Context: bound to proteins that are not shown
DNA sequence: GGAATCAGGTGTCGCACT
């Protein structure tokens, strides 16, 4: 670097309900 | 606005193989 994997975030759209 | 649920995306890093 390419691929794959992991992880924590941040979203976008629908649906239920207040 | 809020309690949840489901689909799908990026932000970014480490890691291990090729």
């Nucleotide at each position: 670097a390419g691929u794959g994997c992991g992880a924590c975030a941040c979203c976008u759209g629908a649906u239920u309900c207040c």